[PDB]
Context: bound to proteins that are not shown
RNA sequence: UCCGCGAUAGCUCAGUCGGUAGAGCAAAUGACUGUUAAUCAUUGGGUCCCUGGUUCGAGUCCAGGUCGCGGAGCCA
Ligand code: ASP
Repeated sequence: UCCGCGAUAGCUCAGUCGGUAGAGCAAAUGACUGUUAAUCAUUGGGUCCCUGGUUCGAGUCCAGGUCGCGGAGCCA
C1' cells in the first nucleotide's frame, strides 16, 4: 500500500424505517450461617471512535480521518 470485519454504559453487546438511549453482567446500598460464577431487592451509570456534510431531525446516511483483529504484499 491492498482486501475483509469491527468501534454504543466499567465489561459483553441489541438498537428496526433516520424520530432524540436499552438488556445482561459489574459497581454502590439492603437482607440472610455454608456459599463456592451464591441468591434476592433498591439505586447510580452514555464524548454512540473523531471530524465535518445532507436533513426540520444522524447511534442510523455520505465523505475524510483515528484505532483494534484476520489476511495479501512483505517477513534475507
Ligand atoms: N537466523 C536465521 C533465520 O532466522 C536462521 C539461521 O541462520 O540459523 O532464518
Primary citation: Suzuki et al., Proc.Natl.Acad.Sci.USA (2015), "Structure of the Pseudomonas aeruginosa transamidosome reveals unique aspects of bacterial tRNA-dependent asparagine biosynthesis". An RNA structure with a sequence from Pseudomonas aeruginosa PAO1, in which 76 nucleotides are resolved. It was solved together with Aspartate--tRNA(Asp/Asn) ligase. The entry is indexed under non-discriminating AspRS, tRNA, aminoacylation, LIGASE-RNA complex. Bound small molecules: aspartic acid (ASP). It holds a match to the Rfam family "tRNA". From the family's description: Transfer RNA (tRNA) molecules are approximately 80 nucleotides in length. Their secondary structure includes four short double-helical elements and three loops (D, anti-codon, and T loops). Further hydrogen bonds mediate the characteristic L-shaped molecular structure. tRNAs have two regions of fundamental functional importance: the anti-codon, which is responsible for specific mRNA codon recognition, and the 3' end, to which the tRNAs corresponding amino acid is attached (by aminoacyl-tRNA synthetases). tRNAs cope with the degeneracy of the genetic code in two manners: having more than one tRNA (with a specific anti-codon) for a particular amino acid; and 'wobble' base-pairing, i.e. permitting non-standard base-pairing at the 3rd anti-codon position. Rfam 15.1 lists 5,335,975 matches to the family in 14,413 species. It is annotated as a transfer RNA. It comes from the structure "Crystal structure of non-discriminating aspartyl-tRNA synthetase from Pseudomonas aeruginosa complexed with tRNA(Asn) and aspartic acid".